[PDB]
Context: bound to proteins that are not shown
C1' cells in the first nucleotide's frame, strides 16, 4: 500500500417463528459424576437500498480478524 472475512462463542445458510455445534440452568442416566439424552434459556454494530419479509443480498460507516509484500 492492497485483498478477503466476522458482528462481541461461532459455522452453515436456498432471506422466511432460521438452523447446527458451543455455552449456561434443570430433569433424567447413574447413587452421584463423566460421557450422554431431554427440556428450556442464549442471537444478529449503526445508516440507507432492495424485498412479502432481511441476521441472511447491495451501498455506505464503526470496531475487530485473517492474508500478500514484508526480511524478525
Nucleotide at each position: 500500500g492492497g485483498g478477503g472475512g466476522g458482528u462481541g462463542g461461532a459455522u452453515c445458510g436456498a432471506a422466511u417463528a432460521g438452523a447446527u455445534c458451543a455455552c449456561a440452568c434443570g430433569g433424567a442416566c447413574u447413587c452421584u459424576a463423566a460421557a450422554u439424552u431431554c427440556g428450556u434459556g442464549c442471537a444478529g454494530g449503526c445508516g440507507g437500498g432492495u424485498g412479502a419479509a432481511a441476521c441472511u443480498c447491495c451501498c455506505g460507516u464503526a470496531c475487530u480478524c485473517c492474508c500478500c509484500g514484508c526480511c524478525a
This is an experimental structure of RNA (bacterial tRNA), with 72 nucleotides shown. Crystallisation conditions: 90mM MES (pH6.0), 5.4% 2-propanol, 180mM calcium acetate, 2% ethanol, 10mM Tris-Cl (pH8.5), VAPOR DIFFUSION, HANGING DROP, temperature 293K. Nozawa et al. published it in Nature in 2009: "Pyrrolysyl-tRNA synthetase-tRNA(Pyl) structure reveals the molecular basis of orthogonality". Protein in the same entry: Pyrrolysyl-tRNA synthetase.